[PDB]
The RNA has 53 modelled nucleotides. Primary citation: Jain et al., J.Biol.Chem. (2016), "Solution Structure of the HIV-1 Intron Splicing Silencer and Its Interactions with the UP1 Domain of Heterogeneous Nuclear Ribonucleoprotein (hnRNP) A1". Keywords: HIV intronic splicing silencer, RNA alternative splicing, RNA. It comes from the structure "Solution Structure of the HIV-1 Intron Splicing Silencer and its Interactions with the UP1 Domain of hnRNP A1". Released in 2015, the model rests on solution NMR data. The entry is an ensemble of 10 models.
RNA sequence: GGAAUAUUUUUGCUGUACUUUCUAUAGUGAAUAGAGUUAGGCAGGGAUAUUCC
Numbered sequence: 001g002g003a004a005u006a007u008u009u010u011u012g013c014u015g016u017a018c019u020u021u022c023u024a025u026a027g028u029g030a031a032u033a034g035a036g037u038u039a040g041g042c043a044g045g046g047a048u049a050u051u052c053c
Base pairs, nucleotide, nucleotide: 001053002052003051004050005049006048007047008046009045010044011043012042013041014040017037018036019035022034023033024032025031
């Protein structure tokens, strides 16, 4: 200098249930969307440790 593995941290996307918290249209609370919270999944960057070349 190069490679692999483990731990840790961070950003983007996805994904799922709820209303933390509420709002709109449905409509009589069935249903759907916004907004917020959030398990799981995927991709990129940093930090630390170990092993290999």